[PDB]
Source information:
Solved structure of RNA (RNA pseudoknot), 28 nucleotides shown. The entry also models magnesium, sodium and potassium ions. The 2002 paper behind the entry is "Metal ions and flexibility in a viral RNA pseudoknot at atomic resolution". Keywords: Pseudoknot, frameshifting, atomic resolution, viral RNA, metal ions, flexibility, RNA. Crystallisation conditions: potassium MOPS, spermidine, magnesium chloride, sec-butanol, pH 7.0, VAPOR DIFFUSION, SITTING DROP, temperature 298.0K. The depositors describe the entry as "Atomic Resolution Crystal Structure of a Viral RNA Pseudoknot". Released in 2002, the model rests on X-ray crystallography data to a resolution of 1.25 A.

RNA sequence: GGCGCGGCACCGUCCGCGGAACAAACGG
Numbered sequence: 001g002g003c004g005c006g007g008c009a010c011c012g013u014c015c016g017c018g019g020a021a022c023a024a025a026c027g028g
Stems, first nucleotide, its partner, number of pairs: 003018005010028003
C1' cells in the first nucleotide's frame, strides 16, 4: 500500500478480476 470493474440484498482489512470471467464462502 492509490484507481477501476464484477459477484456476494447492503458493507468488509471479502471473493474474483483490469472489457474487468465462471464461481464461491467467510466476518459483519